[PDB]
Molecule: CYSTEINYL TRNA
Organism: Escherichia coli
RNA sequence: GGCGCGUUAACAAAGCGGUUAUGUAGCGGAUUGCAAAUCCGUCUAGUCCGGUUCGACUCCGGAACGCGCCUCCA
Ligand code: CYS
Numbered sequence: 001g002g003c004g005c006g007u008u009a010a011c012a013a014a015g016c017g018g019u020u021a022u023g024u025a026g027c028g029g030a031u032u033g034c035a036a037a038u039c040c041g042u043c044u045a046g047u048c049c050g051g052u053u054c055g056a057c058u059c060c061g062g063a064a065c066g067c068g069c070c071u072c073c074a
Base pairs, nucleotide, nucleotide: 001070003068004067005066006065007064010024011023012022018054026042027041028040029039047063048062049061050060051059
C1' cells in the first nucleotide's frame, strides 16, 4: 500500500423501501407485612458522513475503529 471481515437500543437477537419483531437484566414505580412472582415505566436502535428516493436501519458511495491475510526492505 492492497484485499476481506466486524459496527441495531444498556446487553442479546431478527425481519423489512414506509402503520411499532422480540428477549434480558441495572434503575424507577405500583404491589407485598417486607419480599418474591406479575405487570407500568426506563435506557443514543441502526457507528459516522454523503447519494438514489415522496420515503433509507434496509439500496449505492465514502469515513472511523477493530481484526485478520498479502505487499511493504533507504
Ligand atoms: N531514495 C529513497 C529510497 O528509495 C526514496 S524511495